Entry title: Solution structure of the CR7 terminal hairpin loop from human telomerase RNA. Human telomerase RNA CR7 terminal hairpin loop: 24 nucleotides with solved positions. Theimer et al. published it in Mol.Cell in 2007: "Structural and functional characterization of human telomerase RNA processing and cajal body localization signals". The entry is an ensemble of 20 models. It was solved by solution NMR. The entry is indexed under loop, wobble base pair, syn G, RNA.
């Protein structure tokens, strides 16, 4: 600097949003 994984929720349209944390 960036990445990138992922959790709470949400009600059915089952995605909208947000937080959290890790390498380098």
């Nucleotide at each position: 600097g960036g990445a990138g994984u992922g959790c709470c929720u949400g009600a059915g349209c089952u995605g909208u949003g947000g937080c959290a944390c890790u390498c380098c």